[PDB]
RNA sequence: GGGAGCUCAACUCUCCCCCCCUUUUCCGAGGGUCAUCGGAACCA
Numbered sequence: 001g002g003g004a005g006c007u008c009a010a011c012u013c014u015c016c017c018c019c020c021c022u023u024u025u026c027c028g029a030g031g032g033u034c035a036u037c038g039g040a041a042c043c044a
Base pairs, nucleotide, nucleotide: 001017002016003015004014005013018032019031020030025040026039027038028037029036
């Protein structure tokens, strides 16, 4: 971002998931009202 949960009716709180990715590939971290970036790879 966002949404599940309670019930006879509602709504409240909480929590929780995840998304996003230019020095190159390829990936992960990382954080949430924007999203970026590091790096291990390759190199004459």